[PDB]
Context: bound to proteins that are not shown
RNA sequence: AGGUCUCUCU
RNA sequence: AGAGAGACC
Numbered sequence: 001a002g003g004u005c006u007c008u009c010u
Numbered sequence: 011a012g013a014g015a016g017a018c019c
Base pairs, nucleotide, nucleotide: 002019003018004017005016006015007014008013009012010011
C1' cells in the first nucleotide's frame, strides 16, 4: 500500500 | 456489522 467483485472467519 | 484473503482494472 486506490477502487470493483468474490471468498473465508468471528 | 467487525477481521482477513484473492483476483481483476
About this RNA
Solved structure of RNA, 19 nucleotides shown. The depositors describe the entry as "Crystal structure of the enterovirus 71 polymerase elongation complex (C2S6M form)". Wang et al. published it in Nat Commun in 2020: "Stringent control of the RNA-dependent RNA polymerase translocation revealed by multiple intermediate structures". The structure was determined by X-ray crystallography at 2.23 A resolution and released in 2020.